[PDB]
Molecule: P1-P2 frameshifting pseudoknot
RNA sequence: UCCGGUCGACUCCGGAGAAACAAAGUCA
Numbered sequence: 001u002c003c004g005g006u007c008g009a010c011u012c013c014g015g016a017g018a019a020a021c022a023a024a025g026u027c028a
Stems, first nucleotide, its partner, number of pairs: 001016005008027003
Other pairs, nucleotide, nucleotide, family: 002018tHS003018tWS004020cHS004021tHS005022cHS005023cWS006010tHH006024cWH007025tWH009025cWW012024cWS013022cWS013023cSS014020tWS014022tWS015019tWS015020tSS016019tHS018019tWS
C1' cells in the first nucleotide's frame, strides 16, 4: 500500500499482503 481489529481517533496493536482474526497501551 491492502486492509482490519481491542477502543472511537492515535508517541496503537493487529495481521496480510490481500485480509485477517486477536490485546496493550497513549489521545482524539